[PDB]
Context: one part of a larger RNA, bound to proteins that are not shown
RNA sequence: GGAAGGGCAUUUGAUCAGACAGGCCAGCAUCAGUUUUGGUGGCAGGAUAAAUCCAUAGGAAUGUAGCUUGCCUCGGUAAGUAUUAUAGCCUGUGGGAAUACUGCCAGCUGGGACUGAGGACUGCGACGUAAGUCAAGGAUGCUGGCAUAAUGGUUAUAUGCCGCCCGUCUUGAAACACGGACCAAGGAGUCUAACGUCUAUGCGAGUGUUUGGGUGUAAAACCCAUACGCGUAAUGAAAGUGAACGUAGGUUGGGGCCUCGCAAGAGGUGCACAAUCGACCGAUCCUGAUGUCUUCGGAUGGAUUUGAGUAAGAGCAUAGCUGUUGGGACCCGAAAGAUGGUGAACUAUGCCUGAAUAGGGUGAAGCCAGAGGAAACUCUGGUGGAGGCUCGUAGCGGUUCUGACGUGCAAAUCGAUCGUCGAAUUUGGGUAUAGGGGCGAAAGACUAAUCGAACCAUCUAGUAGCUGGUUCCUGCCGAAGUUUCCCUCAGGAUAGCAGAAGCUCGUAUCAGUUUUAUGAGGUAAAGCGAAUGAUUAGAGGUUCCGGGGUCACCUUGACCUAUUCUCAAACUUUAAAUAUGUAAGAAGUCCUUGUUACUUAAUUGAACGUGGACAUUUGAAUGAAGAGCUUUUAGUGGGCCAUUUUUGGUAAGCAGAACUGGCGAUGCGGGAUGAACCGAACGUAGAGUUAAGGUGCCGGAAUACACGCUCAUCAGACACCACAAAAGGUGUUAGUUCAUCUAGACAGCCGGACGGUGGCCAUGGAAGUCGGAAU
RNA sequence: AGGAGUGUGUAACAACUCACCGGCCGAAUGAACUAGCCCUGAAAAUGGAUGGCGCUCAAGCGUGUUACCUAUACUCUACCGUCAGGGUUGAUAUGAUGCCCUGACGAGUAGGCAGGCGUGGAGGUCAGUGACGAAGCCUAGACCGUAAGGUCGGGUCGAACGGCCUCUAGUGCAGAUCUUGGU
Numbered sequence: 001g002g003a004a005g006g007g008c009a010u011u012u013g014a015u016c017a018g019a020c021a022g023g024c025c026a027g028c029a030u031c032a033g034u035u036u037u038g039g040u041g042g043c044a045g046g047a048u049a050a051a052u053c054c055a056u057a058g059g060a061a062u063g064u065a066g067c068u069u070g071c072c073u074c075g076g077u078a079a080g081u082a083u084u085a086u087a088g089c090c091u092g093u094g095g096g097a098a099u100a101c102u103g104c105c106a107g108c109u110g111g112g113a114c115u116g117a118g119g120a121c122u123g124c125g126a127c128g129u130a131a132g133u134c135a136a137g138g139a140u141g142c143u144g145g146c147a148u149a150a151u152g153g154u155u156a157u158a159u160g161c162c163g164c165c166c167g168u169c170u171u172g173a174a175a176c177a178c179g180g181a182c183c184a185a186g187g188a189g190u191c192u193a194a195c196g197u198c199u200a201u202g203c204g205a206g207u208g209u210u211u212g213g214g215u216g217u218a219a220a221a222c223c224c225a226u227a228c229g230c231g232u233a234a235u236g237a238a239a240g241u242g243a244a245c246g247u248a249g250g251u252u253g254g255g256g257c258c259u260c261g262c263a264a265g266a267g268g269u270g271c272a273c274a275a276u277c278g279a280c281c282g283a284u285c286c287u288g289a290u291g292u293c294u295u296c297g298g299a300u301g302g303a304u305u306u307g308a309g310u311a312a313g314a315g316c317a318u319a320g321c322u323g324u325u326g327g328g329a330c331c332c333g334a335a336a337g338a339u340g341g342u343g344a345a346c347u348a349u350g351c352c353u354g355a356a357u358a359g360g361g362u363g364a365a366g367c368c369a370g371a372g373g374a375a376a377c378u379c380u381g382g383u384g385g386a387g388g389c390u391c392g393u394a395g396c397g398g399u400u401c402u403g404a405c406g407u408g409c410a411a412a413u414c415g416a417u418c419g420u421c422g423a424a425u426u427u428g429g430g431u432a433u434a435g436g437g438g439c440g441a442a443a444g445a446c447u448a449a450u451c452g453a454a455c456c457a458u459c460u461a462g463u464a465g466c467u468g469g470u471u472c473c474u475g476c477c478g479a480a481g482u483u484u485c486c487c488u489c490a491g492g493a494u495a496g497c498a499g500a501a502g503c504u505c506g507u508a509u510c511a512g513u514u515u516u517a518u519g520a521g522g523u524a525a526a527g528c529g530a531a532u533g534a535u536u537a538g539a540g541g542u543u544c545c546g547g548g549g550u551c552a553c554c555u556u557g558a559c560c561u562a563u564u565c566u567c568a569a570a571c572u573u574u575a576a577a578u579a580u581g582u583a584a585g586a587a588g589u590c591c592u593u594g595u596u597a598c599u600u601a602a603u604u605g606a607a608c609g610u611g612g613a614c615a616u617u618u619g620a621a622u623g624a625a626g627a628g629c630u631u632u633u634a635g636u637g638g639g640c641c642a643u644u645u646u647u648g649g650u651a652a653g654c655a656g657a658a659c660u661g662g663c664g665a666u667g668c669g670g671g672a673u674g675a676a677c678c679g680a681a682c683g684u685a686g687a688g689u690u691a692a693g694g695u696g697c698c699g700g701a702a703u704a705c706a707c708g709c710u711c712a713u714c715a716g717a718c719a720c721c722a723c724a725a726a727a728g729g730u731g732u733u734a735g736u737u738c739a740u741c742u743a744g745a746c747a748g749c750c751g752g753a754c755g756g757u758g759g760c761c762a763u764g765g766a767a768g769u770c771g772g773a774a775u
Numbered sequence: 776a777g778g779a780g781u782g783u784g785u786a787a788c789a790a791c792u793c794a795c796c797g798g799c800c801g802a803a804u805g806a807a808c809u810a811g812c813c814c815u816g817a818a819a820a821u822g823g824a825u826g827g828c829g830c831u832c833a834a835g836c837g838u839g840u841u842a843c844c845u846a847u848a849c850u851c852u853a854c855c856g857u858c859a860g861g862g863u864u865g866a867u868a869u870g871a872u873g874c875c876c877u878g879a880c881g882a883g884u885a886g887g888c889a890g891g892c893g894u895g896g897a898g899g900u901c902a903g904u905g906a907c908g909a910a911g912c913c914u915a916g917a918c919c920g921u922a923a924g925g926u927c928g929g930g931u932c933g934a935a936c937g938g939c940c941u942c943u944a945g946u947g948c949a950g951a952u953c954u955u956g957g958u
Stems, first nucleotide, its partner, number of pairs: 006162005012156005023146008031116010041105005053095007066081003125134003165180004181958006191327006198320006206230003212224003234241002249277005256269005279310002281307003284303003291296001330469002333466001337459006348433009357423001359391003362387001366383007395420003400416002403414002435451001437447002472891006484493003496636002498633008510623002513621002515584005525574001526572002532568003537563001539561003588614004593609004598605001639663004644658005668679003683854007693844003696828003702841001704840006716830001727815003731812010748799001750797003761771001778793001782791001855881009892947001894944008903936002911931004916927004
């Protein structure tokens, strides 16, 4: 030395701020806090270690000494006896200790690292007879160096390790997804009308001066009447009617206050608010009194009905954040639609008036002359010069090379080769046809590089459930991809999740938990000699239930009976685990008697009550992080992965569900690498210890210790996970079972029956050697 | 042992073969399995992957015991914030959205809320700064702030511009195949 840039840390270089009249940097001592590593003491326990050791008893063999040998090759060589002797061991019993291991000490003590927060005193202590002292609510004392780039900052560089490109949509981005060469400047939730919540201010049963008028130092400020809006009354479609039985009610809570209390409490009063039962107003459905110049009126009493009501008012105005709706409405963005105009210089077609167009080939009609021929009528040679004829210039096109060129010479050209070339020819000028119109030998061609409806301007900043973008920092909290409805499926509303604002109170109010008691369930399992449905094999039982088979017979279909093998998502008598409901009390329990129009034969019950008894162990556990309540609003409404349970599929990194945990939204350590796996979730630092994973080297950490296994001419090597099967192997290891073994187990190839019968299967191979003679 | 043994027929079994045995030896052997490792089964295309190097009583596999390493995790301490609970008035020995004490906590997209930084302009104030040099601009020079930013020094420059308290908005850019200009 195949990018650069960055983070942490230091070296080196450059550069820069500062002090003493104690600043920096250090060392040591004695302490305090947190730790790490040693040494050593005293105890406790257990089989009051087991052992060893000691004594004693018994025993064997991997048998010691002796006693031996068909031979001592000269230390009884091998093997037979011999239980301790000229070695020992084992087992039981009995005894006395010690150590090991595990635990304890408010035992002692030595090294090492990091930290020194605070700044008068107050506290708890300890020691000491006291004064006081101390290691007791956080570091002091002494000593030294330098006092300047020496320490530090900044910067450049080197080195070690780490570090993929931002923004964006997305389940998932470094992406072989999209925008981004670069820089500057501009560049995107605004203003308004109406309005909800909240907050602030003024006044308050009211409030709002600003339409106007007066006034003025003149768009200001100041002052002001009558109205008007909103509020103070609701309800009904409306006609209408229209809010106190009561202390503006009863009960249960309820802050605060009052009385007695040293407290705990007990009583009283209880605003706001919550629950509940009543009363009142209107509507609805009933009832229908006195009167009526008799059909009006509507008293009084009711009701599983109903109201956005009353019940000692809260509103009005202004301001602000946030949200809503209309507006260009956060910014940029259509394909279109409409209105009014401008084009036929290109091109399309008709008209009018002009202009252009070598040289050849063919040789029509007409005509002349001859040859014929009996007539019709034929033949020959000329002449002539016709044709939307031909070859081919000019011209006019545009075939093919799919040539050149293809950031051109050119937004259509260049070259060669081609079509046509006397007319439906080519062309100038004049003229006409104009946009839902024209013109078209027709291609939706062409109508000024524009055509399946030109061009210009305006409406118009058209609309977009769709795409891009959306501009400063730090703090705190923090999602959703799910429910229901929708011409809903790329979008909304709605509920949930989320923030904010709080409000009422203050110890347990309650709880993704256990226990105890008590329910509920029909899945796993189980069952099929239990039902239903499948399903295997036999057995038992005699029949014009159309078996032939006597006209009561081996060879019958079944059906029943007792068994038998096997099963079920839409089978089940039975039936878990996990998950799930309730309760575990003061709003409770007992005693006595009050209400009522319900209920009973009957105050019998019911429901709610009065008065009384029971004091936190007041009725399991653990915790509580305060509990309860209200309003408002953002984002989201594409999800995805893992374990387990599952459906469809051969399967899938497939599609779809269930429970939980995760990713999304999230870094860190590990899995080399990786959205999701393991571990662990994150302010900035320091020290210590760890998790998961590791410790040959890359790489921090044992080429640790130990017991084995394995040798691959394809070793293997750590979950997710990045693969391997059936079947095999005298490779090797360990094991299971049966069997042969010192009468000599297997191998190692030393060797083979007089056969008792040519007597009885046959009377033809023998007597199993081409059919078993079991004598 | 001297035994019914049935092939490769001089084809009647009868000397080459069998279950059998001893003068040969000298102690274990045979059969069927079971499962660890290894091997066979085991074939893909660029050169290549236990991460690499390598490794064989391993640095492989199974197991056991210790020691060691190191996370933003745990313990302890400091500091910053946040939230909570308190204390604090007869010179609180003059800062009471102040000061102090105690405890816990800190991830974050979409999003919400808070406290701040900055820009143009307005009312008030500092009887603010300024031609003895305002603003702008440049500056691997310095200081403060967690940061948005703020302040100072030096250079260049030449006419205005700041702090604080409020008011107001055409108020903060890296992107939009953004716009204009320049390169």
Annotation
The RNA (25S rRNA, nucleotides 420 to 1442) from Saccharomyces cerevisiae has 958 modelled nucleotides. Released in 2022, the model rests on electron microscopy data to a resolution of 2.7 A. Primary citation: Zhao et al., Structure (2022), "CryoEM structures of pseudouridine-free ribosome suggest impacts of chemical modifications on ribosome conformations". The PDB entry is titled "Stm1 bound vacant 80S structure isolated from wild-type". The reconstruction used 289,345 particles. Rfam match: Eukaryotic large subunit ribosomal RNA. Its family is annotated with structural constituent of ribosome and ribosome in the Gene Ontology. The entry has 75 different proteins, among them 60S ribosomal protein L30, 40S ribosomal protein S20 and 60S ribosomal protein L11-A.